The RNA (30S, nucleotides 921 to 1533) from Escherichia coli B has 613 modelled nucleotides. The reconstruction used 506,020 particles.
Context: one part of a larger RNA, bound to proteins that are not shown
RNA sequence: UGACGGGGGCCCGCACAAGCGGUGGAGCAUGUGGUUUAAUUCGAUGCAACGCGAAGAACCUUACCUGGUCUUGACAUCCACGGAAGUUUUCAGAGAUGAGAAUGUGCCUUCGGGAACCGUGAGACAGGUGCUGCAUGGCUGUCGUCAGCUCGUGUUGUGAAAUGUUGGGUUAAGUCCCGCAACGAGCGCAACCCUUAUCCUUUGUUGCCAGCGGUCCGGCCGGGAACUCAAAGGAGACUGCCAGUGAUAAACUGGAGGAAGGUGGGGAUGACGUCAAGUCAUCAUGGCCCUUACGACCAGGGCUACACACGUGCUACAAUGGCGCAUACAAAGAGAAGCGACCUCGCGAGAGCAAGCGGACCUCAUAAAGUGCGUCGUAGUCCGGAUUGGAGUCUGCAACUCGACUCCAUGAAGUCGGAAUCGCUAGUAAUCGUGGAUCAGAAUGCCACGGUGAAUACGUUCCCGGGCCUUGUACACACCGCCCGUCACACCAUGGGAGUGGGUUGCAAAAGAAGUAGGUAGCUUAACCUUCGGGAGGGCGCUUACCACUUUGUGAUUCAUGACUGGGGUGAAGUCGUAACAAGGUAACCGUAGGGGAACCUGCGGUUGGAUC
Numbered sequence: 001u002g003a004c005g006g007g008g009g010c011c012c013g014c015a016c017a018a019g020c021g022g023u024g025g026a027g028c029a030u031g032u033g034g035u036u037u038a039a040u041u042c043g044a045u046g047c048a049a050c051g052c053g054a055a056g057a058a059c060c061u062u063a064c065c066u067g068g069u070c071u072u073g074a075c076a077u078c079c080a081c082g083g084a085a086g087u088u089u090u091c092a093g094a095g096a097u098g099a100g101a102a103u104g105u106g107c108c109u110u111c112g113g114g115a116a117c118c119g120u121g122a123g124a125c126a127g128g129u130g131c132u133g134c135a136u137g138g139c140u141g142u143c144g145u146c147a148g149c150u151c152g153u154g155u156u157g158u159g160a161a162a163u164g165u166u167g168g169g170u171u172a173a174g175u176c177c178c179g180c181a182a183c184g185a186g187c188g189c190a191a192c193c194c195u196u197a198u199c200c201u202u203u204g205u206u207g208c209c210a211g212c213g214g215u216c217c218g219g220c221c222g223g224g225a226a227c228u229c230a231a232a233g234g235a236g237a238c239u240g241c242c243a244g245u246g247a248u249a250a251a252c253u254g255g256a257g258g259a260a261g262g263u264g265g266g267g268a269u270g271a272c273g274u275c276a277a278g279u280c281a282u283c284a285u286g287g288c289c290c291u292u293a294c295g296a297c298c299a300g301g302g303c304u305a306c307a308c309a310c311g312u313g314c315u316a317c318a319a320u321g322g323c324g325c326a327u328a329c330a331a332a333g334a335g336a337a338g339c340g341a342c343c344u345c346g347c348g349a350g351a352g353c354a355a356g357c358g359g360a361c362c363u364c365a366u367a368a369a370g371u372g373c374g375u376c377g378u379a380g381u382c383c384g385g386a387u388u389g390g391a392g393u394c395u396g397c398a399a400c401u402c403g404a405c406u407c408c409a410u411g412a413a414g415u416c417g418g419a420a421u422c423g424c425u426a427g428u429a430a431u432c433g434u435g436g437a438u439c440a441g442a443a444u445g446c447c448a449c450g451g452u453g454a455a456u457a458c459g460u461u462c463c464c465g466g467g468c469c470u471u472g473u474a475c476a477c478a479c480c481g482c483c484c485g486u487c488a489c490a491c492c493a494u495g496g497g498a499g500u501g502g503g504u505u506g507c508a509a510a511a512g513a514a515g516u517a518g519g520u521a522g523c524u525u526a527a528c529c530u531u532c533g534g535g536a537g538g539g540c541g542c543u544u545a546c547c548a549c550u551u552u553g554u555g556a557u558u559c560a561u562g563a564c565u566g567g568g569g570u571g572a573a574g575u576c577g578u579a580a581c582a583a584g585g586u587a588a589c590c591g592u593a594g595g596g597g598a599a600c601c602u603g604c605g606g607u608u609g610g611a612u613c
Base pairs, nucleotide, nucleotide: 001476002475003473004472005471007470008469009468010467011466012465013464015460016459019424020423021422022421023420026315027314028313029312030311031310032309033308034306035305042053043052064301065300066299067298068297069296070295073125077124078123079121080120081119082118083117086103087102088101089100090099091098092097107114127290128289130288131287132286136284137283138279139278140277141275143273148187149186150185151184152183153182154163155162156161167178168177169176193267194266195265196264198235199234200233201232202231203230204229208224209223212222213221214220238261241255242254243253244252245251317417321376322375323374324373325372326371327370333364334363335362338357339356343352344351345350383414388409389408390407391406392405393404394403430452431451432450433449434448435447436446479584481581484577485576487574489571490570491569492568494566495565496564499561500560501559502558503557504556505555506554507553508552509551510550515546516545517544518543519542520541522540523539524538525537528535529534587608588607589606590605591604592603593602594601595600
Other pairs, nucleotide, nucleotide, family: 002478tSS004582tWS005585tSS007583cHS014017cWH014018cWW015463cWS016462cWS017425tWH017458tHS018456cSS019455cSS024418tHS024419tHS025316cWW026413cSS031050cSS034307tWS036040tWW037039tHS038065cSS039301tSS041054tWW041281tWS044049cSS055446tWS057061cWS057303tWH058396tWS058402tWS058440tWH062302tWS062303cWW063281cWS063302tWW068095tWS071293tWH072123tHS072124tWH073074cHS073075cHS075126cWS076125tWS076126cHS084116tHS085104tHS093095tHS093096tHS095298cSS106115tWW108113cWH109112tWS111112tSS126291tHS126293tWW132280tHS133137cWH133283cWH135280tWH135285tWS138282tHS142274cWW144270tSS144272cWH146271tWH147188tSS148174cHS148271tSS151165tHH152164tHS153164cHS154181tWS157159tHS157160tHS164183cHS166179cWW168247cWS169250tSS170175cWW171173tHS173189cSS204205cHS204207tWS204225tWS205206tSS205207tHS205360cWH207225cWW207228cWS208226tWS208227cWS209210cHS209219tHS210224tWS211223tWS215218tWS219222cWH224226cHS229360cWS236259tWS236260tWS237258tWS239241cHS240256cWW240262cWH246249tHS246250tHS247249cHS257261tWH258260tHS261262cHS280285tWS293295tWH313444cSS317380cWS317414tSS318321cSS318381tWH319378tWS319379tWH328369tWH329368tWH330450cSS331449cSS332365tWW335338cSS336358tWW336359tWH340355tHS341354tHS342353cWW346348tHS346349tHS347407cWS348406cSS349392tSS356362cSS357359cSS367433cSS368432cSS369451tWS377378cHS380381cHS384413tHS385411tSS385412tHS386411tHS387410cWW395399tWH395440cSS396398tHS399403tHS399441tWS425456tWW426455tHH427428cHS427453tWS428454tWH429453tHS437445cWW438443tWW439442tHS443445cHS457459cHS459461cHS472582cSS474580tWS474581cSS482580cWW483579cWS485598cSS486575cWW488572cWW493567cWW497563tHS498562tHS511549tHS512548tHS513547tHS521541tHS530533tWS576597tWS577598tWS578579cHS582585cWH
C1' cells in the first nucleotide's frame, strides 16, 4: 500500500423478504463423466464446461479404426521431354486405379516459336486437424455495465508512499454543489447511435377507401390523396413551469400541461486490470517433431455403443381438460439447382399436371390459445403416447448399422415428484402459436416474432455478490492465507545411568641404590712428629641422616565407554486435532497452582502489547 475479519458505519443488486411458475421423481431428446470397443476423432470440463466449438456426423463432413494403395506427391513455383485441351465407349477391381479402344487436334504464329491444359522424368521442395494457449498475435469468457482507475505540476514524508480521489450534502453514477494544499487533465459515468410511444410536411404503388358513381357485393371497376400504412425530412421531454423543503447551493417531494416526467421502455456501448482463464483444430505464428510417412487416395465401419452417474430441455400425469363440429383476431421473415398456387389422384405423408413470383403484387401460409354447440363424468380413463409389429412416402448414388414423415394396430412409466435447487418486478412471469440461419434430407436446440396475460414487493435483521469511509492483523499466489503441539518415520549432537576402564594429582605411610655429611667397634697406612716402640693424620669397612626407583591404602579431577532413559535440533511429511494471528470465533499475554492424548483448559492476582462501545 493492499487483502482479509464470525470488527464498526453508510449504501446497491430477483441478494433476501412478498409472490408466481419450474428442476430434482416418470418417459423421451440432447450434452458430459464412466465403461465398452478395432475405433467409439479432437477440444471445452467450479461460478465463468456439460442443446459448449457443431448455424444441423447415412456416404461426404471426418480430423478415428480395419483393409486396399501412392511416393516431388492430393495442393504450389522452377527445369527437361512428349503431347491441344477436351468428348464417346470396353474390361478387371470394390474402389482408389490399371489396361485399353475411338473421336477431335483447335488458338497468336516474322507460320523460328509458343501458351492454355494434360502426362512422364529428376530435385530444390511441397504437405501435417502432429506437440507446446506455460513461447505468441488475433479473438473470447469473467469479476461487471460494477463506478471505479490513474497521470502531470505543486505540496507533505528520510522513505515505501500520501494529497488530489478525503469531508457535508446529493445522485443510477468519482453525478453535481459546497468546503478544502491542492491546481488541472485522461480513461470510465452521462450525452452523441439504433429501436419503440405522439404529432407535422412530402410522396402515394404492388399499399389505403372517408366523400362520390356503378357493381357480378369481391376496393371488384371509374375514381379519390382524406384515413391506415410505407419511408425520408422535421417537432417533441429539457426538472422547461408552479408550490414546498433545503446551506440564498446541489438537489428532493408534489402539482400543471402533454402521447410520453424525471435515465419515458428496450438495445448497442464493457474503464485500469484479474484468473500463466479459453482457443497452436477458424486463421496466423517462435521453437520442436514426421518426410516410400504423423503426408496423399479409396471402400467399409465408428463419432449413434450401454450394468451406471450428472447437466440442459421436451411431453405428461388431466375436467381452468380430452375429443368432434362450427367460427374469429397477429407480427416478423424467406424464396431461382428456389418458393411453388389452381385442378386431379391418394385415408394420409405425398404424386401428376402446371400459374405466379427475384416479390407491399406470387408462394411459403390454415395462426394457435380464444368463442359457440355436443360428448366424456374422475376412471390409469375417450388422460398420457413411450415401446413394438405390419404397410408406406420423400430426399438422396445409397435410409442395415443410422434419416424425417404418414397409415393401421399396439397402449409403458406416469395420479404433481426426498434431501435439495432455478427463473422472474410488467406487457415481465406463465401460456399459445409463427418464422429464420445451418441445410439434398435431417430440431424438443439456437436466433427472432406476435396473441392472451397475472401475483407480489411491509421492509433491509438474515443468505450471496459488490461499492465507499474507518479499524485490527503474526496475511502478501494475500483467509481456499497463516500456523501450534503430541504421535509415527529418518538422522544428528547432548543430559542422566548399575557401573567399568585409562590419564593426572592430594593425603597417610612403607622403601632406601648411589652420593654427600655426621659417628666409629674392626682392618690398613708413602710425605709430618717420634723417646724408633709408636703418635698424629688419612683410607677401607660398618653405622646414622637426607633422598631417586618402587609399593600400599584412600580421596579429587579429567578423558573414554555403558543396557536403558530424558529432553533438544534437523529432515520429511503420515495420523490427531485447531492453540495463536481479525473481537481468530471463550481478548491475548505474565507469575503461580491444579487438571488433561496433544496443541492446551480452569482458578487467583497482574498487564494492555485488547476489538467494539

It holds a match to the Rfam family "Bacterial small subunit ribosomal RNA". The literature on the family includes a 2002 paper in BMC Bioinformatics by Cannone et al., "The comparative RNA web (CRW) site: an online database of comparative sequence and structure information for ribosomal, intron, and other RNAs". Its family is annotated with ribosome and structural constituent of ribosome in the Gene Ontology.